Released in 2010, the model rests on solution NMR data. Shown are 42 nucleotides from a PDB entry: RNA (7SK) with a sequence from Homo sapiens. The entry is an ensemble of 10 models. Durney and D'Souza published it in J.Mol.Biol. in 2010: "Preformed protein-binding motifs in 7SK snRNA: structural and thermodynamic comparisons with retroviral TAR". Keywords: snRNA, RNA. Bound small molecules: arginine (ARG).
This record gives sequence, C1' cells and structure tokens, in this order.
RNA sequence: GGGAAAUGAGGCGCUGCAUGUGGCAGUCUGCCUUUCUUUCCC
Repeated sequence: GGGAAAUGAGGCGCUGCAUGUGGCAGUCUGCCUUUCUUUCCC
C1' cells in the first nucleotide's frame, strides 16, 4: 500500500413517550461511509 473480519462513530429505515420554539431513548436485526487499533496473505 491493496484485499477480508472484529470494534467505535456519523446519517437514514423502524419502534415507545410528547407535542406552544420540534425532542429524547433503544436498534448497526436493515444499508452505506469512515477512521480507531488488532489479526492474516502478497
């Protein structure tokens, strides 16, 4: 440097609560990007 997997993050799709300045919690069960470090091959 190029490819694959794990991990975190960003947005959308979903669910519950609530609407007098438009949110919050869960979801990487679905999808993409991105690095983070680790491993394998050339």